[PDB]
Context: bound to proteins that are not shown
RNA sequence: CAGCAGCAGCCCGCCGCCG
RNA sequence: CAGCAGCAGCCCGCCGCCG
Numbered sequence: 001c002a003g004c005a006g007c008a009g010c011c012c013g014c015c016g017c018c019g
Numbered sequence: 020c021a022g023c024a025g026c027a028g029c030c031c032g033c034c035g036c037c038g
Base pairs, nucleotide, nucleotide: 001038003036004035006033007032009030011028013026014025016023017022019020
Other pairs, nucleotide, nucleotide, family: 002037cWW005034cWW008031cWW012027cWW015024cWW018021cWW
C1' cells in the first nucleotide's frame, strides 16, 4: 500500500413531506 | 433558511480479520 467486516459521524446528489 | 423521511454515493475516526 491493497482487500473484507463491525461501530459511529460528516459531506454530496436525487427525491418526497413539512415551518 | 429550518425540520423529518426515502434512495444512492463519498470522506473521516475507532476497531477487527486478511494479501